[PDB]
Context: one part of a larger RNA, bound to proteins that are not shown
RNA sequence: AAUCGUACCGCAAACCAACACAGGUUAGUUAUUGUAAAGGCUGUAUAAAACCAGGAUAAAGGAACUCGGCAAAAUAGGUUAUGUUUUCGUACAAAACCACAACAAAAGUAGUGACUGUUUACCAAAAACACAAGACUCUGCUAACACUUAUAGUGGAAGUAUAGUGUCUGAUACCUGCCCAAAGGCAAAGCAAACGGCAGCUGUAACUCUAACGGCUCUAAGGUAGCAAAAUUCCAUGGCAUUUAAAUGAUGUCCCGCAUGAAUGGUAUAACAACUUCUUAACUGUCUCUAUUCUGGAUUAGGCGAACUUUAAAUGCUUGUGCAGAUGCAGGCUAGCUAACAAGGGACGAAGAGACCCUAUGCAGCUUUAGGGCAGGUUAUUAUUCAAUAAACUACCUUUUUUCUGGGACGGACGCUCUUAUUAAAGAAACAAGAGUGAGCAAUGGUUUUUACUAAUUAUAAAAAAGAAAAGCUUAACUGCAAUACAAACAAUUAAAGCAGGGGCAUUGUCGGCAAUAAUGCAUUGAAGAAAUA
RNA sequence: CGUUCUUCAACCAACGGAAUAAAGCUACGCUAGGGAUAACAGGCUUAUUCGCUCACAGAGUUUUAUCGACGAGCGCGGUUGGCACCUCGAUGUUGGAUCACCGCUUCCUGUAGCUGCAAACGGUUAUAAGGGUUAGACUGUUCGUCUGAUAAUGCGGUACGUGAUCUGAGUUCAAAGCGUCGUAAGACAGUUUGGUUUCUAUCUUUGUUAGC
RNA sequence: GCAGGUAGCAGAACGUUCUAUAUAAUAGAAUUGCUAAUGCUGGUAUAAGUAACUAUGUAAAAAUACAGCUAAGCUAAAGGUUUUGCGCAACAGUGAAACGAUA
RNA sequence: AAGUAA
RNA sequence: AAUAAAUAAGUUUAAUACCUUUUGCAGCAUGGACCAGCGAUUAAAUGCCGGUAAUUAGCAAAGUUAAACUAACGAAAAAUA
Numbered sequence: 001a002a003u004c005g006u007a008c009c010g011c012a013a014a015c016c017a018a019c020a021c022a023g024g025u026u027a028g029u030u031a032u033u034g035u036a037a038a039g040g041c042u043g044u045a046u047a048a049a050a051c052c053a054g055g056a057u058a059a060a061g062g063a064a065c066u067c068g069g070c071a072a073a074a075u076a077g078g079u080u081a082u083g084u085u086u087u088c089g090u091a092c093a094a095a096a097c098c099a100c101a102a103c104a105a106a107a108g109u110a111g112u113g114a115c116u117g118u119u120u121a122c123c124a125a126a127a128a129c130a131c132a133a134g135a136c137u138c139u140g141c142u143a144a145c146a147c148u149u150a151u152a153g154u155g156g157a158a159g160u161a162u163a164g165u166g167u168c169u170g171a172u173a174c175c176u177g178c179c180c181a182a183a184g185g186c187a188a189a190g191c192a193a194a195c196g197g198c199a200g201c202u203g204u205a206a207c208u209c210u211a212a213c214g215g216c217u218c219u220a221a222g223g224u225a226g227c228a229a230a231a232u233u234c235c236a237u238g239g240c241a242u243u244u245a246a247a248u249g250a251u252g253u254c255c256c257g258c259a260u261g262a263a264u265g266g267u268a269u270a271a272c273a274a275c276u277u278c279u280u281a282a283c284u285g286u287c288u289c290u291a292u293u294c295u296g297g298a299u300u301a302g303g304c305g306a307a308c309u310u311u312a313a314a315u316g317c318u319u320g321u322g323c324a325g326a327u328g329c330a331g332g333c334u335a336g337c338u339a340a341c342a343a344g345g346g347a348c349g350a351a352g353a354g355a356c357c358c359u360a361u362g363c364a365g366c367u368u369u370a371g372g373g374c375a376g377g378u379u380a381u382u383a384u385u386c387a388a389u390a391a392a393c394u395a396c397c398u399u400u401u402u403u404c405u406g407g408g409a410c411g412g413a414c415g416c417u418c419u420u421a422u423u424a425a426a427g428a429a430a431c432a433a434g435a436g437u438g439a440g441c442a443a444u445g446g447u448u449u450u451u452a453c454u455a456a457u458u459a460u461a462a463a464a465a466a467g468a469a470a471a472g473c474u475u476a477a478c479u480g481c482a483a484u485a486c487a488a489a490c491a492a493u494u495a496a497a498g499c500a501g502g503g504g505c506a507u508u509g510u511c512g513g514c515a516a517u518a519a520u521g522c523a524u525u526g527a528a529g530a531a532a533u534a
Numbered sequence: 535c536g537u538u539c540u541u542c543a544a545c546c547a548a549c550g551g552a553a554u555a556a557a558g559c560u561a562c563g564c565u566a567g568g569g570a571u572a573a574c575a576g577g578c579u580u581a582u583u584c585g586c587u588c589a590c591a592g593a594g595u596u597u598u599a600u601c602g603a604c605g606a607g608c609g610c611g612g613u614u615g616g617c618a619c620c621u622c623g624a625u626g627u628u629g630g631a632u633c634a635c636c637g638c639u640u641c642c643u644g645u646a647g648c649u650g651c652a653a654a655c656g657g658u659u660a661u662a663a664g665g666g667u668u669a670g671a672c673u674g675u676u677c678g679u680c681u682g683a684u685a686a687u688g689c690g691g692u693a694c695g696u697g698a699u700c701u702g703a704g705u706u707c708a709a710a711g712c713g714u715c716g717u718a719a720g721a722c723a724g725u726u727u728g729g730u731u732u733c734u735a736u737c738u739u740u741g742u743u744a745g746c
Numbered sequence: 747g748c749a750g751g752u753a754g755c756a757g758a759a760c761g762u763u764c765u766a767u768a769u770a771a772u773a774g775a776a777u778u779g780c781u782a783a784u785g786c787u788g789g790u791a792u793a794a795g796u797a798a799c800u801a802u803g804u805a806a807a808a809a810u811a812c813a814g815c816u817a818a819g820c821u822a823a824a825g826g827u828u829u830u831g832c833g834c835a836a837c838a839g840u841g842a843a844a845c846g847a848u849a
Numbered sequence: 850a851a852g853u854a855a
Numbered sequence: 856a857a858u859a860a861a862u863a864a865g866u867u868u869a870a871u872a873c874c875u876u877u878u879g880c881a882g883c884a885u886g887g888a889c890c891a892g893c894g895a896u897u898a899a900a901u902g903c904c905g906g907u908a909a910u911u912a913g914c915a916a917a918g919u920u921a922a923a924c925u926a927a928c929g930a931a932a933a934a935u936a
Stems, first nucleotide, its partner, number of pairs: 003847003008826002015024002026822004034100001039816004044301002047299001051297008060288002064286001069283001077098003082093003087171001106280003110276002112273002117129002133169004138164002145155003172268004177198003185191002199217005226260001227257001238254006302800002310791001311856001313327001316333005336746008345738003349733002357568004362564002364560004370399004376394003379390004403413002411431001415437004420432001440514002445474006453467002459517002478501004484495002490550001503511003525543007575621001576619001577617003581614001584609005592601002627704002629701003633695001635691004641666003644661006668682005709727004713722003760779001762776006785893006803812002830838002858869004873886001875884001911921004
Other pairs, nucleotide, nucleotide, family: 006842tWH007827tWS007829cWH008014tWS010823tHS010824tHS012025tWH012824tWW017021tWS031036cSS038817tHS050298tHS059289cWW062284tHS062286tHS063069tHS063071cWW063284tWH066068tHS073283cSS074105tWS080095tHS081094tHS085090cWW086089tWS087269cHS109277cWW112127cSS114270tWS115131tHS119126tWH123707tWW124728cSS126709tWS132170tHS139143cSS141161tHH143157tHH144156tHS144164tWS148150tHS169263cSS171269tHS175262tWS176263cWH179220cSS180194tWH184194cWW192195cHS197221tSS205210tWH211212cHS211213tHS218222tWW219221tHS223224cHS223261tWS224262tWH225261tHS229238tHS230232cHS233235cHS244246tHS245681cSS246670tSS247249cHS248677cWH259713cSS262265cSS285289cWS304798cWW305795tWS305797tHS306734tWW306796tWH307794tHH308793tHS309792cWW312328cWW313857cWS314857tHS321326tWH322881cWS322882tWS323877tHS323880cWH324576cSS324577cSS344345cHS344735tWS344738cWW347698tWH356622tWS358571cWS367718cSS368370cWH368717cWS370556cSS371555cSS399556tWS400557cWH401558cWH402414cWW419433cWW421430tWW436518tSS438549cWW443475tWW443477tHH451468cWW451469cWW455463tWH456462cWH457459cHS457515cWH476502cWH476511cWS479512cWH480512cWH482497tHS483496tHS499512tWH521546tHS521551tSS522552tWW524544cWW532536cWH533535cWW558719tSS560562cHS569573cWH572622tWH574625cWW580581cHS582611cWW582613cWW583610cWW589604tHS591602tHS594599tHS611613cHS612639tWW618619cHS623885tHS625693tWS628674tSS632696cWW634692cWW638663tHS640642cHS642685cSS666686tWS667687tSS667688cWH673677tHS684686tHS696699tHS702731tHS708729tHS716718tHS716719tHS751752cHS761778cWS768769tWS780894tWS780895tWH782873tWS783894tHS795796cHS805808tWS805810cWW808809cHS808810tHS828830tWS828839tWS828840tWW833835cWS839840cWH862865tWS872887cWW874885cWW877879tHS928930cHS
């Protein structure tokens, strides 16, 4: 020295994509100056339509195209004396000069981000995110914090405040003002580069204008510098200048700016950018205005052989009509038949039970000082040698967030009486109109007497054997019942003769509140006085 | 502890009052439904808008040449509105490119009168729709302002004609910035940069061609 | 005399499958009656012989020759698992000498 | 790989 | 909407499918290409109201369950003796 792999495909018609799928798929090697050894592979038959796709050439003009130089074209490359800007490393302009065949594509202005990077697999690559850097706060090591049922275990870190956790700003340069009252949070009774805020009226300088300068009110404080027709401006296409033959454009400048503003940072900034804006040079079929042509498809012939769609069809125009835009209904017209090639007006053409809007026994996610709870951590109190309770802070769980309405939202409204129009029975609606009310009175209740009185109410032609006022006595503003009717979906709501008891004023009549028509609330739950049981 | 009678109270004012109590966002959205209900287009109406007639006051100053009114009536369906009749098991938005048919209320090219018409240039009325109705700067625009020429640079209807012919600048999804409002989720009806446009023609309509 | 009819109400009768008793008849027990639920399964039409695709370059066949293109050609890994050779469809083929795996 | 032997 | 009613067989007249949903649809509102098969008020317990019968019902077997019934004002005098 045993055991397993060894064929075939492997940039592919054999692997991942339902396929013989123009997609995806790792490493190792080979020829070739301007080329290229080995090896490997191979298409039904034609052509002198329109139209479509990918190329080529083009007179004169050269952005006149268009939202926009989209697309296409273009001496594109190298070396420069001089000048400009810089963060001193860069970056840009530049007459001219230099090129064998191949390869080739700008600069300036403004806005925004420093930069290289990262992102919505399948409509967004950006000014959005990250970033180096600045600041604030927490943490003494069994660190803070995170995972976990944690009593474990692990990360932080085997690190030690020049370290680690969280937050907001975002290279760099110059800067970064005032307020901690109320309602919260946190903390050592303080904290704003924590979450947030940062006024108004009025008089005044030679003529005018303006207000350097005064007066008053209020607040925790009253916006400081800077910048400013903005990526922020409603009047608006603001005024002036430059740019063009012509300017809602661009740049510069004026400025309390509806509603700018300083670490949710303010103002600048070389370099950088498949970012947005404007301009210059050149170039061009983008255009004036198109023409010709090559390759492939269409188109003609043989072979092979899908899909959306289809109530039934033998499926003209026009005006009228109609669930209010007719191939099909009514009037006026329309007479060889079936297709091929081509165009796309109509068939309210095809595809997907409208996304917009409103309506639901709606659903889901997110937010908070909407209601309730404690079940992790922190904190407070108490107790035993990793525990119990909680009107707190963080995390988590669960529940609620009407209707009407000339669509919904916004606004307004929701109970109960009187009056106006729809005639002189009753009744009768609109987010029609014009007015009241959610009480009052111990007398303004009940009842007798008198008389030079006959009113008032939210509104109103009530009322004379009636009322109002004045004088006297009173509590019926009761206990227990009630025929019969008005009204009415029901619930309840309204009027009431009469019977018994105890009373008031009269002396045999009236009184169960108030001239009448508004001043209200079911059941449940709770509470009080008395009585009967157990 | 329970029952009856005499009584009252609280929230029920969304006032027939009960699931004890109790607010929001969605443009990241989802499902079930409606043309019973809005936004674009059609329809009805004609207040408003526009046109004509009567009116002849008042300006011009002899002329109703020309301008022009109080007030009344009628018409149109093109301006701003009202209604909710058709479509939510889907009737593609503004402007333009390309190609169109019709009306006349005529901008130019015509015909005939009047004139405060000498000529020229004009004004106004009646009649006439065959042809024509320009190239550019700004703006997404319709519109609007301006420049050089022109005989002149008219209006309106047609799903405010036209995306199964093209365009996608604006508006109207998901990203982001600024200002203002909200404790916040977020909102703007303000602004700025970016953002997928399908279809092999059966019937009818139309241009050509062949067979019978 | 009376007899139109949506929502709805009332009465009568027929048919399908199965059971009991002589192929009927009567009575009973019911998975009991289908023109359009974008209904479910199977079958067959329409769009249509349309769209797309196409007999491996030339000589009548094309081993060979000529012609054209490429100069991923060649060796492994991943994965696939007989797709690899042969006329009668039966059959044949992968060998560790120094390899890889076996830590 | 290289002594004798083989 | 492809049929109907007639005819001297030449023709003449009448005539906008169905379903669903609506104040109203030939509808330019919804669903179906056609054929065969499948596809939707069923069963139990209890209650109410009609119809048809038994004339209490169930067990048990001379004795028990279930149901039903159970006081309201003792009011008439009709004698052709």